[PDB]
C1' cells in the first nucleotide's frame, strides 16, 4: 500500500447488515437475612456499539474520510 477481520457495560467478551444491545460473566446500588458482613433468594442502577459526517420520520446495523490493534508484506 491491498481487499478484508476487529474497536461494544467498570473488567474479560458474546450478539444484532435501521424502530428492546429484553446482552452473558464478574464490578456497583437496595431489600430479605447478620450484631455487623457474605453467600443465597428477590429487585434495580449504568453503554451516547471507535471519532467527524452523509441518507432516512427515526441508524451500533447502509455510504465516504480518518483515528488504533492484527493477519498477510
Nucleotide at each position: 500500500g491491498g481487499c478484508c477481520a476487529g474497536g461494544u457495560a467498570g473488567c474479560u467478551c458474546a450478539g444484532u447488515c435501521g424502530g428492546u444491545a429484553u446482552g452473558a460473566g464478574c464490578g456497583u446500588c437496595c431489600g430479605c437475612c447478620u450484631g455487623a458482613a457474605a453467600a443465597g433468594c428477590g429487585g434495580a442502577a449504568g453503554g451516547u456499539c471507535g471519532g467527524c459526517g452523509g441518507u432516512u420520520c427515526g441508524a451500533u446495523c447502509c455510504c465516504g474520510c480518518c483515528c488504533c490493534u492484527g493477519g498477510c508484506c

Shown are 73 nucleotides from a PDB entry: RNA (tRNA(Phe)) with a sequence from Mycobacterium tuberculosis H37Rv. The work is reported in "Different chemical scaffolds bind to L-phe site in Mycobacterium tuberculosis Phe-tRNA synthetase" (Gade et al., Eur.J.Med.Chem., 2025). Lineage of the source: Bacteria > Actinomycetota > Mycobacteriales > Mycobacterium tuberculosis complex > Mycobacterium tuberculosis. It holds a match to the Rfam family "tRNA". From the family's description: Transfer RNA (tRNA) molecules are approximately 80 nucleotides in length. Their secondary structure includes four short double-helical elements and three loops (D, anti-codon, and T loops). Further hydrogen bonds mediate the characteristic L-shaped molecular structure. tRNAs have two regions of fundamental functional importance: the anti-codon, which is responsible for specific mRNA codon recognition, and the 3' end, to which the tRNAs corresponding amino acid is attached (by aminoacyl-tRNA synthetases). tRNAs cope with the degeneracy of the genetic code in two manners: having more than one tRNA (with a specific anti-codon) for a particular amino acid; and 'wobble' base-pairing, i.e. permitting non-standard base-pairing at the 3rd anti-codon position. The family's RNA type in Rfam is transfer RNA. Rfam links the family to the GO term triplet codon-amino acid adaptor activity. The structure was determined by X-ray crystallography at 2.05 A resolution and released in 2025. Crystals were grown from: ammonium acetate HEPES pH 7.5 PEG 3350. The entry also contains Phenylalanine--tRNA ligase alpha subunit and Phenylalanine--tRNA ligase beta subunit, not shown here.